The PDB entry is titled "C. elegans SID1 in complex with dsRNA". This is an experimental structure of RNA with a sequence from Arabidopsis thaliana, with 60 nucleotides shown. The organism belongs to Arabidopsis, within Eukaryota. Primary citation: Wang et al., Nucleic Acids Res. (2024), "Structural basis for double-stranded RNA recognition by SID1". Protein in the same entry: Systemic RNA interference defective protein 1. The reconstruction used 449,206 particles. It was solved by electron microscopy to 2.21 A.

C1' cells in the first nucleotide's frame, strides 16, 4: 500500500409493484 | 337530487429491485 471482488452484520435515500384508508375531472338517465 | 369506471398523493402490510456505502476478519498481487 492496490484490489473488487467476499459474506456477515446494520444503517440510509429512495423507485416501481401487488393487497387496505377520501380527494379531482369525465360519461350517461330521470 | 343517482351510480359507475379513471386519474393524482394523504398511509398501512407483504415485497421486488437500486446505489450511499458502516466496521473487522480470511486474502492473494503491489
Nucleotide at each position: 500500500g492496490g484490489a473488487c471482488g467476499g459474506g456477515c452484520u446494520g444503517g440510509g435515500a429512495u423507485g416501481a409493484c401487488a393487497g387496505a384508508a377520501g380527494u379531482c375531472g369525465c360519461u350517461u338517465g330521470g | 337530487c343517482c351510480a359507475a369506471g379513471c386519474g393524482a398523493c394523504u398511509u398501512c402490510u407483504g415485497u421486488c429491485a437500486u446505489c450511499c456505502c458502516a466496521g473487522c476478519c480470511c486474502g492473494u498481487c503491489c